[PDB]
Annotation
The RNA (4.5 S RNA) has 49 modelled nucleotides.

RNA sequence: GGGUGUGUUUACCAGGUCAGGUCCGAAAGGAAGCAGCCAAGGCACGUCC
Numbered sequence: 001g002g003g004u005g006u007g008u009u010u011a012c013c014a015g016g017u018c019a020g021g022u023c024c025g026a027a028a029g030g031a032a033g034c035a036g037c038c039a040a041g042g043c044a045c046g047u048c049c
Stems, first nucleotide, its partner, number of pairs: 001049010015038003022031003
C1' cells in the first nucleotide's frame, strides 16, 4: 500500500436511488434533485498478500 473484516466518522462542491418539495408541459408526460438509505472516503483495529 492492496484484499478483507469490525467499530467510528462524513451538510452541499458532476457516485446510485431518491420520501418530501421544486421545475417545465393544456395534457400525456418530461427535467434537475435536498434529507434518508446504499455506495464511497476519512480514522482506527484484526487478518491475508
Notes
Protein in the same entry: Signal recognition particle protein. Released in 2007, the model rests on X-ray diffraction data to a resolution of 2.5 angstrom. Keywords: GU PAIR, HEXAMINE, RNA PHASING, RNA, CATION BINDING, SIGNALING PROTEIN-RNA COMPLEX. Keel et al. published it in Structure in 2007: "A General Strategy to Solve the Phase Problem in RNA Crystallography". Crystals were grown from: 20Mm NaOH-MES pH 5.6, 200mM KCl, 8% Isopropanol, 5mM Cobalt Hexamine, VAPOR DIFFUSION, SITTING DROP, temperature 293K.